[PDB]
msrRNA from Escherichia coli, together with DNA: 114 nucleotides with solved positions. The entry has 3 different proteins, among them RNA-directed DNA polymerase and AAA family ATPase.
Context: bound to proteins that are not shown
DNA sequence: GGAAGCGAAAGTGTCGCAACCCGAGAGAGGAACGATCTCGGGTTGCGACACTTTCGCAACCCTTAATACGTTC
């Protein structure tokens, strides 16, 4: 250089902007069932 | 698992073609027939490529499911 995390900011799944990662090397996925959150009782 | 239609993948058989082989037949030379070249029909191996058989994608959700809002499996 990529590619990748993701603070901020942006009528805002965009783009900007700040910081940082790198074993040869992630591709986000399924209910009414189960378990977990949250509601309601 | 696999419906119904569909083509890949691969075995097998059919069919034209091309090459040879063989005998017929007309007649070179100039009297003795038959050099020669070619025609017409049959056998023969080759090999493209038509058929012929088998295999597998995914329709369907089987009487039989629940319904506050998410996440995963």
């Nucleotide at each position: 250089u990529a590619g990748u995390c993701g603070g901020g900011u942006g009528a805002u799944u965009a783009g900007c902007c700040a910081g940082a990662c790198u074993c040869u090397a992630a591709c986000u996925u399924a209910u009414u069932g189960a378990a977990c959150g949250u509601a309601u009782u």

The entry also models zinc and magnesium ions. The entry is indexed under Retron, Reverse transcriptase, RNA BINDING PROTEIN. The PDB entry is titled "Cryo-EM structure of the Retron-Eco7 complex (state 5)". It holds a match to the Rfam family "Retron msr RNA". About the family: Retron elements are found in a wide range of mainly Gram-negative bacteria. The retron encodes a reverse transcriptase that is responsible for the production of a small satellite DNA called msDNA (multi-copy single-stranded DNA). msDNA has both DNA (encoded by the retron msd gene) and RNA (encoded by the msr gene) components. The literature on the family includes a 2003 paper in FEMS Microbiol Lett by Ahmed and Shimamoto, "msDNA-St85, a multicopy single-stranded DNA isolated from Salmonella enterica serovar Typhimurium LT2 with the genomic analysis of its retron".